[PDB]
Context: bound to proteins that are not shown
RNA sequence: CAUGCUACGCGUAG
RNA sequence: CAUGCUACGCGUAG
RNA sequence: CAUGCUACGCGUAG
RNA sequence: UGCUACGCGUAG
Numbered sequence: 001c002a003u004g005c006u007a008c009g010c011g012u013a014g
Numbered sequence: 015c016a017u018g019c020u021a022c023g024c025g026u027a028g
Numbered sequence: 029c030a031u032g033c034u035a036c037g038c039g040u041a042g
Numbered sequence: 043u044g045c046u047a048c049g050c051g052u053a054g
Stems, first nucleotide, its partner, number of pairs: 001032004005054010019042010
Other pairs, nucleotide, nucleotide, family: none
C1' cells in the first nucleotide's frame, strides 16, 4: 500500500 | 578478498 | 488479524 | 427494542 476478514457504531431498503 | 545479477528466509515502512 | 505487492537492510547458494 | 440485504465510518 492493496485486498479480504474480525470488533464496534451509523444510514437506507423490504 | 572486492563489485554485479538470480533464487530462498527474516525484520522494517507504505 | 491474515494474504499479496513495492522499497530498504541482512544472511545462504549459483 | 424482529429477520434479512446493502452501504458508509473507526479500530485491530